Method: cryo-EM, resolution 3.1 angstroms. The entry became public in 2024. This is an experimental structure of RNA (U5 snRNA) from Homo sapiens, with 115 nucleotides shown. It comes from the structure "cryo-EM structure of the human spliceosomal B complex protomer (tri-snRNP core region)". The entry has 17 different proteins, among them Microfibrillar-associated protein 1, 116 kDa U5 small nuclear ribonucleoprotein component and Transcription elongation regulator 1.
[PDB]
Context: bound to proteins that are not shown
RNA sequence: ACUCUGGUUUCUCUUCAGAUCGCAUAAAUCUUUCGCCUUUUACUAAAGAUUUCCGUGGAGAGGAACAACUCUGAGUCUUAACCCAAUUUUUUGAGGCCUUGCUUUGGCAAGGCUA
Numbered sequence: 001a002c003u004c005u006g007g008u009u010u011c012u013c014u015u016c017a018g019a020u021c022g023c024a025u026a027a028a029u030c031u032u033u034c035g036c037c038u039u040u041u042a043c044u045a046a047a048g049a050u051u052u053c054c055g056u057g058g059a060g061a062g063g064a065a066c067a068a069c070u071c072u073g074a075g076u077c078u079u080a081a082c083c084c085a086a087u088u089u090u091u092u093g094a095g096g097c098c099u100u101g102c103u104u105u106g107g108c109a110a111g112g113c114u115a
Base pairs, nucleotide, nucleotide: 002075003074004073008065009064010063011062012061013060014059015058016057017056021055022054026052027051028050029049030048031047032046033045035043095114096113097112098111099110100109101108102107
Other pairs, nucleotide, nucleotide, family: 005072cWW007067tWH017018cHS017019tHS034044cWW067068tSS085091tWS
């Protein structure tokens, strides 16, 4: 230091709900047991399974409402003062020649000349 993206509230509905749906807690029914017992309820209190009720979360859809606007994400996410630099990059003197040997020429390797 920039370009493209782009919300929040609220109502209703349809579905999925593992999750302390619930950092809370009710009731009913059934099956076992339990205490009474005198007839039905209404009961006593433990387990299991079902429901019901007060609630809840996720997703999708349709509306009304600050919607007209940022922010977020992605993107390389733009440059001249003061440094031209003396071990792995893009201004670093490393640059060339021949001999010898190998190799079909080509080409390859060690040596010398080095301002």
The sample was in a buffer at pH 7.9. Rfam match: U5 spliceosomal RNA. A reference for the family is Hinz et al. (1996), "Domain analysis of human U5 RNA. Cap trimethylation, protein binding, and spliceosome assembly", J Biol Chem. Rfam links the family to the GO terms U5 snRNP and spliceosomal tri-snRNP complex assembly. Rfam describes the family as follows. U5 RNA is a component of both types of known spliceosome. By type it is a spliceosomal small nuclear RNA.